[PDB]
Context: bound to proteins that are not shown
RNA sequence: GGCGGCGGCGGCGGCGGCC
RNA sequence: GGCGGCGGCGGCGGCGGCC
Numbered sequence: 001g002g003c004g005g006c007g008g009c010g011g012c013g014g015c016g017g018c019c
Numbered sequence: 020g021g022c023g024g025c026g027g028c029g030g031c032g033g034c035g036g037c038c
Base pairs, nucleotide, nucleotide: 001038002037003036005034006033008031009030011028012027014025015024017022018021019020
């Protein structure tokens, strides 16, 4: 450098809802 | 502008695994 896995947190895009 | 919801795709960070 690459490929799984388990927590956490962001981002984009689509669809709809409330305000 | 804000707050839910339902698909999809990415990014960071921690922990470990294979190579």